[PDB]
Order: sequence, then C1' cells, then structure tokens
RNA sequence: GGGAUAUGGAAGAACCGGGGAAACUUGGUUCUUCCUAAGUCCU
Repeated sequence: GGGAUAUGGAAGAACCGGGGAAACUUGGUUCUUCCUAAGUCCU
C1' cells in the first nucleotide's frame, strides 16, 4: 500500500409483556427474507 467480513435493524409466520381511571395501542425473539460496515487480523 492492500483485503475479507455480522449481527445490526425491520418484517413474513406464532406466543405473549406493558402503559393508562378508563377508552386505545405498541412491541420482545426464532427462523428466514431484504438493506448496512463500527470493529478484528494477515501481509
């Protein structure tokens, strides 16, 4: 000089947690399907 790369999110199916006097509503994970490079290391 140079290179490889996920679990990060959301959702498709299913159970279920919470806040509010209530009315009402949102969402947690697996699988899997789509969009992303902070890190780690060899030479």